[PDB]
Context: bound to proteins that are not shown
RNA sequence: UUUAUCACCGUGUCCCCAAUCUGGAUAUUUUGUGUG
DNA sequence: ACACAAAATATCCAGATTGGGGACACGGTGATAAA
Numbered sequence: 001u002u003u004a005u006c007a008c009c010g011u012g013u014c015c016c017c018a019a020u021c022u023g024g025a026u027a028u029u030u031u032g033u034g035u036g
Numbered sequence: 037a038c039a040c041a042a043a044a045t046a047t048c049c050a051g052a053t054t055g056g057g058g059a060c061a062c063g064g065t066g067a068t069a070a071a
């Protein structure tokens, strides 16, 4: 404190698998009391 | 149109198990020159 310089080339993450077996929200109850 | 009242009790999952095998880069190269 000067002067130039592609990190470049290739590659299936692929092979099997069921959330399965049972379960009566049942129990009770006058919208009643009246009016030209 | 007046008044009255607007629900009460018990219970809300139980058991078994949660990945397995093989493999994690190969080759070639690290600057020359003047004061």
Stems, first nucleotide, its partner, number of pairs: 002070003008064001010062001014058003020052001022050001026046003032040001
The RNA (CRISPR RNA), together with DNA, has 71 modelled nucleotides. The entry also contains CRISPR associated protein Cas8, CRISPR associated protein Cas11b and CRISPR associated protein Cas5, not shown here. The reconstruction used 175,158 particles.